[PDB]
Context: one part of a larger RNA
RNA sequence: UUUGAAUCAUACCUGCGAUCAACUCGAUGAAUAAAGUACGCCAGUACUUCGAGGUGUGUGGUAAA
RNA sequence: CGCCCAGUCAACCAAAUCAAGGAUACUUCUUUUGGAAGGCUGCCGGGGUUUAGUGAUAAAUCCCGGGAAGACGGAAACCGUCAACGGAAACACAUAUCGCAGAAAUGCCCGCAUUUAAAAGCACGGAACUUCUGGAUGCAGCAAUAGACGCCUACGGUGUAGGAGUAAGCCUAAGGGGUAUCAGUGUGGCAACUGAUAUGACAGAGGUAAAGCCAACAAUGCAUUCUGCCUUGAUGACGGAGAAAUCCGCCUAUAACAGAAGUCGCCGGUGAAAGUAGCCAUAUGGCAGA
RNA sequence: GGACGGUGAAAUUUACAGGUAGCCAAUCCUGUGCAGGCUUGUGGCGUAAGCCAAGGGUAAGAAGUUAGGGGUCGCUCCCCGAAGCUCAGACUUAUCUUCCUGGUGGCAGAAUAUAAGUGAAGGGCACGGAUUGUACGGCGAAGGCCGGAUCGUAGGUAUGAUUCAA
Numbered sequence: 001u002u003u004g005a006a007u008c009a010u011a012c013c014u015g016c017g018a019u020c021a022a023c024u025c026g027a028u029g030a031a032u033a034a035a036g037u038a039c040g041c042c043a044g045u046a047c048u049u050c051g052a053g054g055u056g057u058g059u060g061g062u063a064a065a
Numbered sequence: 066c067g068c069c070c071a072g073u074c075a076a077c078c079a080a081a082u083c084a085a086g087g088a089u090a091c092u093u094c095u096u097u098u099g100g101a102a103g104g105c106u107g108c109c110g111g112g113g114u115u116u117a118g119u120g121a122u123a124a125a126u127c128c129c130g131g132g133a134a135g136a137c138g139g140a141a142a143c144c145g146u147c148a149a150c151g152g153a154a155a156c157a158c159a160u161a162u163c164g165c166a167g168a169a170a171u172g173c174c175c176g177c178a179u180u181u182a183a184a185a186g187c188a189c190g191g192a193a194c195u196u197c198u199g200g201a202u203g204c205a206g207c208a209a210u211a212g213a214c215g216c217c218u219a220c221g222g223u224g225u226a227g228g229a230g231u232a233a234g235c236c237u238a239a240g241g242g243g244u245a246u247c248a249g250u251g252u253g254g255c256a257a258c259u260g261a262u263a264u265g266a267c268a269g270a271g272g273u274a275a276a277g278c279c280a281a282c283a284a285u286g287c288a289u290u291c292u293g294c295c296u297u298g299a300u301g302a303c304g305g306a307g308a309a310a311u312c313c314g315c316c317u318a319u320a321a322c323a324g325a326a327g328u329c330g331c332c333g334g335u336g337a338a339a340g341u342a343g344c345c346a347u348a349u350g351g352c353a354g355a
Numbered sequence: 356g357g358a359c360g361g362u363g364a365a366a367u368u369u370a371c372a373g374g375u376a377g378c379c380a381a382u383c384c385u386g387u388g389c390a391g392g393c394u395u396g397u398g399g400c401g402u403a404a405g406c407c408a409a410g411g412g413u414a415a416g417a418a419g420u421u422a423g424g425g426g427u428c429g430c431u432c433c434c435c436g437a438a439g440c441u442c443a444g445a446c447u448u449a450u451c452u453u454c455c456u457g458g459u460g461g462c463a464g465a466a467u468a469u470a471a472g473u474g475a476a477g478g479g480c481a482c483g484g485a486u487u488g489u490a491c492g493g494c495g496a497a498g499g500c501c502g503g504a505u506c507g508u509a510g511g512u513a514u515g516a517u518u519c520a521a
Stems, first nucleotide, its partner, number of pairs: 001521001003520007011512010023053005035048005054163001055161006068152002070107005077100005084093003108131010132150001135147005164489003171481005177474006186462002188335001189333003194327006200290006216228005234273004241267001243264001245262005292353004301316001303314004336368002343362003370387005389457004393396001397408004409453003414448003418441002423435004491502004
Other pairs, nucleotide, nucleotide, family: 010513cWW021028tWH022025cHH022051tHH024120cSS028033cSS029490tSS030490tHS031490tWH034049tWS053121tSS062155tWS063064cHS063154tWH067153cWW072134tSS076101tHS082095cWW083094cWW085283cSS087090tHS088209tWH089208tWH093284tWS106149tWS118120tHS118121tHS133149tHS134148tHS140195cWS141327cWS142194cWS142328cWH162164cHS167484tWS167486tHS168484tHS169483tHS170482cWW176475cWW183459tWS183465tWS184464tHS184469tSS185463cWW192330cWW200321tWS206284tHS208236cSS209272tWS210274cWW211233tWS212232tHS213231tWS215229cWW238269cWW239268cWW240265tHS242265tHS242266cWW244263cWH250257tWW251256tHS252254tHS264266cHS265267tHS291324cWH296348cWH297318tWH298320tHS299317tWH302315cWW307309tHS307310tHS318320cSS318348tWS338366tHS339365tHH340341cHS340363tWS341364tWH342363tHS369466tWW375380tWH388458cWH393394tHS394396cSS412449cWW413449cWW417444cWH420439cWS421438tWS422436tHS423437tHS427429tHS459465tWH460464tWH465468cSS475476cSS
C1' cells in the first nucleotide's frame, strides 16, 4: 500500500414436490384396514374410526342445599 | 344460594359531647370515639417470564384492561378519582371435531326509497326542570295514674273512724327460672350435662307525684305547598267610637307561599305585524301562559 | 262615537306588497323601497345645454262624507265649517322615478341541499354460530383446482472466529 487461499457454527425468503380423520400425541389410511364390541368361544356376520391425553360443559364430592 | 378470611355498608350498643323537652324514670337531637349482629363483595378477559410436559396445556409469578361491593369529590341531566378481589382445596364420572367454513338473529356504517321540516349551527329568550334558603300547614318529637281482701288502735251489737302497710291491675327497664334453637359433650341411640342466642308467656326489681281533663307550647326531623303582569283589598289583623247591635279608619293576597342560583335536554324567524286585535274594566280577581 | 287603563296575541312576513304557476313560490312575474354601479335610463327634438309628451309611486287638497258654529217664531230646514275616514276615478303640485344588479330568520348559513322519522331491498364491517357440513378449509358430478400447515428440495443471502503469503 493492496491481491490470493482454507475451515467451523446459525437464520430469513421465493419457485417445485410430497403429506394431511381431534384441541394434542400416536395408530389405521376412505374399508376386504387398525383397534374393539355384540352374537356363550373359534370362525363367520354385524356395528363403531381407534388408543392415550388436554380444555369446556354437565352431575356429584369437598359442603349445609 | 356451604366454611373461614379479607374488603365494604351496618342495625344496634357503650363512653364522651351539643342542644331541646318531660312531674320524674326518662325522651329527642349534634359531633366524635370504640365495639358489633347482619347484609353485600371477593368477578371477567389479555400478555410476559419461569417451571413441568413430546405436545395440547397446566402451575407459579408479574403486568395490563374491564367490572366492582363501596367511598369521595363537584352539582347536574352527569363526570372524575380511589377501591379488596383470597384460602382450606386436592377429586370422580358423563359428554362435546372444541378446529375450519357456515345460515338465522343483532349492532354499526353505507346506498336506495319515502315522509316531515325555511335544515344544521351560534347567541338570546321561553315552557319547564333541578338544587338551595326562608315561611305556612300536617304528622312525629307521649310512662303508668292503682288500692280489693286482710292487720292494728279506738269507739260501737248488725259497724264506723283513724293508722301502718299493701295484693292484683297498669308502666319502665332487665333477665332469674323454664321453654325453643344451635354448638360442644355424651350414648349403643337418646337423654342428661356444659355453653351461646330467642323468649320473657312464669317469677322478681323499681315506680304508679300531681283531684284531674281537654287544648296549646320546644330544639329537631319528615311530608305537602310558589307561572308572569296588573289591581283590589276581606270572613284576617290593628287602632278608634259605642251601653250593645254595630259603625269608622287602616293594613295585608305571607289571605300560603316568597326568593335565589343554575348545567344539559326540550321549544322558538327572537325582527316586524304591534303594545295592534281580542278580552276585561279591577277579588266573584282580570288578562296571558301551562 | 270619543277618551283612558290593564293584559296581550296570532295569522302573515325570505327587503315591502300584489299576482301567477291546477293545488303548491325563498325560487316565476309585476309594482314599491333601499344599497351599489354604469352605457344616466319611457317616446320626440335639435351643434347642444335643455324642454315637451307618456307611465308609475307617495303626500296636501276634488267625488263619496262628517264633528262644531250661525241664521230663524222655530226647525227635523239651510249655509258656514276648526276635530276627522275610503276610493275603481279625476286635477294641481311637491318634485320622486322609468337602465342593470343585489337584499334568507337576532347573527351567520343551506335550501336539488341538510337534519330527523319510517321502510326493505341491497352492500360493507363487527358479533354470534351445537340450525349445518367437514378424513385440513373453499370450489368442483368426478378427475382435479385454489388457499392453509408441516416436511423435503433448487437455491438467493446474512453473522461470528483463525492462519499463510506481497
An RNA from Firmicutes bacterium CAG:227: 521 nucleotides with solved positions. It comes from the structure "ROOLfirm-octamer-wild type". The reconstruction used 420,040 particles. Rfam match: ROOL RNA. Keywords: natural RNA nanocage, cryo-EM, drug delivery, RNA. The organism belongs to Bacillota, within Bacteria.